This is an experimental structure of RNA, with 22 nucleotides shown. The work is reported in "Novel conformation of an RNA structural switch" (Kennedy et al., Biochemistry, 2012). The PDB entry is titled "Major Conformation of the Internal Loop 5'GAGU/3'UGAG". NMR data were recorded at pH 6.1 and 274 K.
RNA sequence: GACGAGUGUCA
RNA sequence: GACGAGUGUCA
Numbered sequence: 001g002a003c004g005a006g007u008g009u010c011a
Numbered sequence: 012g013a014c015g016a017g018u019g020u021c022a
Stems, first nucleotide, its partner, number of pairs: 001021003008014003
Other pairs, nucleotide, nucleotide, family: 004016tHS004017tWH005015tHS006015tWH
């Protein structure tokens, strides 16, 4: 300097 | 409506 994040969770 | 992200990885 960059990636992850919803194809997750709570509501 | 709201959270995760570094106490990870690569450079």